Entry title: Cryo-EM structure of the ribosome from Encephalitozoon cuniculi. Shown are 1295 nucleotides from a PDB entry: RNA (18S ribosomal RNA) from Encephalitozoon cuniculi GB-M1. Released in 2022, the model rests on cryo-EM data to a resolution of 2.7 angstrom. The sample was in a buffer at pH 7.5. Ions in the entry include zinc. An Rfam search finds the family "Microsporidia small subunit ribosomal RNA" in it. The family has 46 seed sequences and 1,035 matches in Rfam 15.1. Among the 74 different proteins in the entry, which are not shown, are 60S ribosomal protein L31, 60S RIBOSOMAL PROTEIN L13 and 40S ribosomal protein S18.
[PDB]
Context: bound to proteins that are not shown
RNA sequence: AUCAGGUUGAUUCUGCCUGACGUGGAUGCUAUUCUCUGGGGCUAAGCCAUGCAUGCUUGUGAACUCUUUGUGGGGGAUUAGCGGACGGCUCAGUGAUAGCACGAUGAUUUGUUUGCGGGAUGAGCAGUAGCUGCGGGAAACUGCAGAUAGUGGUCUGCCCCUGUGGGGGUUGGCAAGUAAGUUGUGGGCCUAUCAGCUGGUAGUUAGGGUAAUGGCCUAACUAGGCGCAGACGGGAUACGGGGGAUCAGGGUUUGGUUCCGGAGAGGGAGCCUGAGAGAUGGCUACUACGUCCAAGGAUGGCAGCAGGCGCGAAACUUGCCUAAUCCUUUGGGGAGGCGGUUAUGAGAAGUGAUGUGUGUGCGAGUGCAAAGGGGUCGCAUGUGAUUGGAGGGCAAGUCGGGUGCCAGCAGCCGCGGUAAUACCUGCUCCAAUAGUGUCUAUGGUGGAUGCUGCAGUUAAAAUGUCCGUAGUCUGU
RNA sequence: GUAUGUCUUUGUGUGUGAUGUUUGUGGUUGUGUGUGGAUGUAGUGA
RNA sequence: GUGUGUGGCAGAGGACGAGGGGCACUGGAUAGUUGGGCGAGAGGUGAAAUGCGAAGACCCUGACUGGACGAGCGGAAGCGAAGGCUGUGCUCUUGGACUAAUGUUGCGAUGAAGGACGAAGGCUAGAGGAUCGAAAUCGAUUAGAUACCGUUUUAGUUCUAGCAGUAAACGAUGCCGACUGGACGGGACAGUGUGUGUUGUCCAUGAGAAAUCUUGAGUAUGCGGGUUCUGGGGAUAGUAUGCUCGCAAGAGUGAAACUUGAAGAGAUUGACGGAAGGACACCACAAGGAGUGGAGUGUGCGGCUUAAUUUGACUCAACGCGGGGCAACUUACCGGCUCUGAAGGAUGCCUGUGAGUGCAUGGCAUGAGGCAUGCGGCGGUGGUGCAUGGCCGUUUUAAAUGGAUGGCGUGAGCUUUGUCUUAAGUUGCGUAAGAUGUGAGACCCUUUGACGGUGUUCUACGGAGCAAGGAGGGGAUGGAAGAGAACAGGUCCGUUAUGCCCUGAGAUGAGGCGGGCUGCACGCGCACUACGAUAGAUGGCGCUUCUGCCUGCUGUGAGGGAUGAAGCUGUGUAAGGGGCUUCUGAACGUGGAAUUCCUAGUAAUAGCGGCUGACGAAGCUGCUUUGAAUGUGUCCCUGUCCUUUGUACACACCGCCCGUCGCUAUCUAAGAUGACGCACUGGACGAAGAUCGGAAGGUCUGAGUCCUGAGUGUUAGAUAAGAUAUAAGUCGUAACAUGGCUGCUGUUGGAGAACCAGCAGCAGGAUCAGUAU
Repeated sequence: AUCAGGUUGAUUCUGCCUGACGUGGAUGCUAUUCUCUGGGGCUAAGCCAUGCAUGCUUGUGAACUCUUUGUGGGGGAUUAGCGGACGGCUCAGUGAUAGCACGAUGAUUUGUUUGCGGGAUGAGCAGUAGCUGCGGGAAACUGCAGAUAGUGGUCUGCCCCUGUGGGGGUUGGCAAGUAAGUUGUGGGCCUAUCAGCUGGUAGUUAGGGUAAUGGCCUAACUAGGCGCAGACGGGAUACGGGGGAUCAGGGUUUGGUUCCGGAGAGGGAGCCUGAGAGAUGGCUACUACGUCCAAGGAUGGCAGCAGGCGCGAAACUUGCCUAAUCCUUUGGGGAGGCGGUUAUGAGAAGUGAUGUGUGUGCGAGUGCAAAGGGGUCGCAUGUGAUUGGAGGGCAAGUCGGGUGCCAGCAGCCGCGGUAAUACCUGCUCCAAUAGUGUCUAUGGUGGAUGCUGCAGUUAAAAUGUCCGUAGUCUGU
Repeated sequence: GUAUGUCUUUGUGUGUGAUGUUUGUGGUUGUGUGUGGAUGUAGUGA
Repeated sequence: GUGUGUGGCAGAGGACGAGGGGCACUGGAUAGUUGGGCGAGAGGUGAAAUGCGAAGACCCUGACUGGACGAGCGGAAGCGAAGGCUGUGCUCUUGGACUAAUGUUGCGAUGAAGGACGAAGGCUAGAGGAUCGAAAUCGAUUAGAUACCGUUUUAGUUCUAGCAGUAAACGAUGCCGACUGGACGGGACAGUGUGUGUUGUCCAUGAGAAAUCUUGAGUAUGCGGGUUCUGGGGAUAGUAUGCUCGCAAGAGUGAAACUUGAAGAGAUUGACGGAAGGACACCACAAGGAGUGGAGUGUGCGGCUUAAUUUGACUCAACGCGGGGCAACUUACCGGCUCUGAAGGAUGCCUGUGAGUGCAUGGCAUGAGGCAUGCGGCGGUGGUGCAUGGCCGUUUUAAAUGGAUGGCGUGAGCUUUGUCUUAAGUUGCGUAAGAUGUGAGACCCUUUGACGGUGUUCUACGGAGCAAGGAGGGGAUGGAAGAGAACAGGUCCGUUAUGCCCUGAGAUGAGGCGGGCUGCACGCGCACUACGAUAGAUGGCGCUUCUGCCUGCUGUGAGGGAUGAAGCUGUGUAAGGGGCUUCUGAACGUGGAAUUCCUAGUAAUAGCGGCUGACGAAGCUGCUUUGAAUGUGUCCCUGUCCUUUGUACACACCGCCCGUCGCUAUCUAAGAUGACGCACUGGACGAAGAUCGGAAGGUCUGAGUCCUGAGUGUUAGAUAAGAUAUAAGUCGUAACAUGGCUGCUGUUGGAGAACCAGCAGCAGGAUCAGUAU
C1' cells in the first nucleotide's frame, strides 16, 4: 500500500480527458483574542529630493590663562598612532576557472595575540604643522612672509659579504597561534535540424617576473594535445551547497531568501596607501544620464536604514534606543534590539448558562532605557458567524413563485422549446468553520515513461533483405 | 571492479529517549546516523 | 595455467534441388507477305453504331519471314538472404541436410556508424518491334458523362549498358538460447522395423479483450536467460523549414501555432441489401372456360369553368368508396332577408311615478328587468388524424411466440444450420436438453359416434393414393374466429368522446326562401345492353308455379336501340327527373400493346327477395334456376415466409457519407525592399596611470572612437498558398450491400470537383473446396 464519471441499441477492451488529496505565489467575500514565526526576490543589477549609517587613543601640549612665581600649574589646537579590507545589502556575470568531498604546499607570505631574543643618548647643518600677521575667490577650495617640537640629510661609529684588494646596509629576529594565496582527481540542467576541434595551441631547454610552483611571460627548437565513455558549439527564468515539498517501496520536483562559500557596487579600465584592497559612504581617465554658477569654473553615485517616482497581477515606519548581544564594552555603532503595520504560515481559547457569565472597561502592583502587552489581584459591566453548496460523480429538496432553447448555468457528463429536482427569487437542509471560495505553477493520482514494473498479428508500434565497427554480454 | 573487522575525516538537518513553558506549536537536554581514505582477513587459486 | 574437446569454422563420402551467369538448339499459337480454291458478307455486342469487304474479304490449302512467350503435366510439392525462379543438351559457379574413432581448440551472440543487393512503373543512351495498350480521338449509353462498352492510333511492354531505391516489399508476426501431450501426412539422407534436419492439416492442456494461436500468440502480477529497435488520445501532417543524395520524377531525416471529446479493436441482438438458397400459393404460372381494353348509355375520379360548382381518399392497401340512389330536408357552399335559442358575478347608467313584450295600427293589454365596459360560461359539419381515445384497414388468407429448471459463455447472450410428413412449430425421428402455456386444432353456426375404420398398393410408423360398403369419405361442406409487434396507414364530417388554437350580435350560433353539389373542349376506373338462325316476332301449355317447353312469320341490318318530336298520366309544397301510346330510328360487322377472375352443384347464362322506402335501381347484400371445360402439376414469370451471408446503418436506406465552388472570423507558410537588439571576431587610431630616462622620448596594461565580418534572437511588407471552426448554402454522388464498374497499396499520364485509366502486387474478398478417359 483505496479509486470514481465520460465513445455503445446493449457488451468486453484499448486510450486519453475530468473529479477526489497536498504545497508555493496572486486575488473575492467575511472577521473577537493571545502566542510563536514571515513580508519591493520574479517586472526595472531601473532613476533618486531630505535626514541618519565611522570615528577614537596619547610618554603630543599651541593660543589663552592662574599663581607672588617656578627645570610651577590649568587649558586644549596640531603632530604621532590605531581603525575605516570587517559588519550590512543584492543575485547581473559564471554550467565549472565557482561550490561540496577527500588530498599536496619538501613551492609561500602573515599587523594586533603568546613566549623568547634585539635597541646610537655622538658630531655638524638644513628645516615644518598648530600659532602671529598680510591676502585672493560667486563658489568649491587655496597662496605669501615670520618664528618654533617632532623630523630629514651628511660625517662618526656600529652591523653584513670578503681579504696578501675591496664592496654594501642603517636595525628589519626566532618558534607557536590566527588568517591568506597557489594546486591534483571525482559528480545527471536541456540539446547531434551541433561531428570533428585547437597557434601560446601540446612539449623540451634557458632566462625574466612573482611572496611562491607553472606558457604566467619571452628567446630558440620539436609536432604535438582532445573526441559517440559526446569533444567543439548553441539554448532556457543557471549564483553553488547546508536545505524544502510530495510520500508503501523504488522515485519525481525545487532551493533569489536565516548559516557557510563566491561575485558585484550605473558601464569598462588603471592605480595609491597599507600586514591585508585591483577598495568604490578611496583617487585618475574614457563612456550613459546628469546637477550648481556671477558664466570662468566647480561637482554626483541608496544592489546601507527609512522614504519618493516608475514599473507591474504582485509586497510595511521618512517612528523610539547612553538598556540585552557583540565589534573598538560609559567614546562610535540604522550592526543589533523595541514597538507599530499587514487574513504570511503554524498553535491555543471564545461567541453563553441554569443554582452561582471563558467577553469588554477601569484601578493597584509587577515589567522596561522609556513604554505596549502579558499574569497575580480587585471594581463595575455585558457585546460577539460566515463562505461554498442541494441532477450524477459527491453529503443535502421532484418545496413555493417567476422565465419558456430566451435570459442564464455547467472542471466533466449535461440542463432550458408553457409538464425546470440543474436557470432567477424566497424558505428549508448539507460540509467545514474565524474562516471559506477563485486564477496560476508543481508532487501524488500514472504499471498513462515502466530499475523494481508497460506495450508492439488485427487497437499507436518489429525496420524490404543480408554483411558489419564502437559498445553490452560470453570466454579467459 | 567484491564483502567485512579496526582506525580516520567531515553537517545547521533529521531518527529515537528524558523533561508539565497552565496544555500546545516550542525550548532545554541524553544518544544514533550521512562521504572519501589508510591497514588487516576472506573470496583467491590459476 | 593445466588438461579435455561440448558451440563454431575448415576438409572428406555418396546422394538431392524451377539457386545463378554464359553458349548451342527447339515447340506451337498470334500477326503479316506470297502462289491455288470459293463468290458476299466477316467481326464484336445487352442491342448496335462508327470502321473493314467485287483492286475478291471471311473460310480451306502450298510456301516463307518476324518478335514475344514456354500451355497440359503443375500440387496447401522443391530451391534462393529477400526481391524472385518451370522447353532440351553442354559448360563455369552455388546451397542446406545427412553419414563418420578426420583437423583445430572457444576462434562466439546481438549490433547506432559504414557497405552490397532490391517487384512494377519511371529516366539516360544504343538496338528491336508480333501482341496488348496510358495519353489523344471518334461512335454509343445518359438529364449530363472529359467514365465503364467499342473503333482508329501512340509512349511504353523486349534486349544490352547504367541511374533510381519505392510497395497490402504481408504470416500486417526482431534475432539467438533452455524446456514441453496426442492423431494423420509430405520432402531429403541414413538405417533396417527406427533416427536427425525441415514442413502441411486436425484435436486437447495452457494463453488471450475476443476473433483465434499449437516449435508458439505456451512455460502464472507465482512478474529478471543474452542483446536491439519502435509507440505514448485524435487531427494539423509525413505538411513547413534546414541539411544529405538524385539528370529529373523525387527519396531519407522531420516540427510548431491553431484546433478538438473522442477517434479505434473484437464480438452480440436488430434493421436493411439493384444478396444466395429451400419451401409454397388460380389475390402466381401451366392446361382450360368466360371476359375487360374498341361502341352507345349508367356513375365514380382528374382537368377546365362558375356567384357557388362543399369536401375526404392516389400502386396493391383512392376511384357504384364514405352503407354518398342530392328537386325541399339531407348539406358542410353561394345570394337577400329574420331571430338570440345572450349562465352568473363585478363597475357606471336607467327602472313600479312603469323595465320590457304582443299588437298587420297605434292605443289600450300584460307586468320586472334593461343598456354600456370586463373577468368568464356557452355554441360551432370552424383548423390540427404529425397533440389524443375508441373503432376499422394493411403485413397476416401468414405461423409465429412467453415464463421457469439443466447446460454453454468473464458478460450481453445462446441452447442453432438436420431430416420425414402436414392446411399448420401439424406430427415423427436425430441431437445438451427434458417438460409446460398463448396462437393453429378442439370449440360454435350445426344438423344419426365417420375413425383412413375395412381391403388393397408404397412408407422413415409421421402419413399418402385407389377401391368397396354407405344417408354422409379423406380438415364431413361453407363460414365465423384468429397470440405478440409494426405503420407518423384512414377517421376531429359520428358521438354531450377529447387537449390546444380560431370565432362572438350586421355571431363561423339558430331558422325561413331561392340557387348549386347534376355545369362540359378533353384524359381515366368499375359496370349495363349489343353486334343475329344455338336467333328475333306472335300465339299455346304450366299458377300461385315459374325464368322453362312446343310454335304457321322473318333467310337477313324485321339484328341493335341511342338521340329528339306530339299527346296522355303518378308521387309531392314544388319535376318536360319517374311510367304509357304513335313516329324518329343512331354508333356497333366479336375489338391494338396490355390485362382480370376462376378447380364442381363451381365458372358462365336467366332471374326473384331484403337494405336504401313520398315516387324512382343498370348499386351493393343474400337466395333460386339450368349446368360445363381442364389439371391431379411445377418453381419458368410474380409475391410471401425460413435459413445462410455482407454491413462504416441503430431516429435503423427517407440511413450514412467525400471533394471543388461561395460568405464571415482566427492562426501559419512563401515574398522585392527592410528595422531592432544581445554577444563576439579583424583592422586603423588611441585617454590615463605604472615603469625606464638629465631631457626629447621608449616600454607595459588598456578604456574608448571609427570602421568591416560571422552568430543568435525578435519584427514590419503589397501580393499570396494552406489549415481549422462556422453558417446557409450551390454542383454532383467517390466510399459503406457484388453500394449498382469488388476494394485497397506503389508508380506514371489525364479530367469542374469528388475521382478516372494503364502496369505489377495484396485479401483486410464476393472463393478455405469438386472427379484425368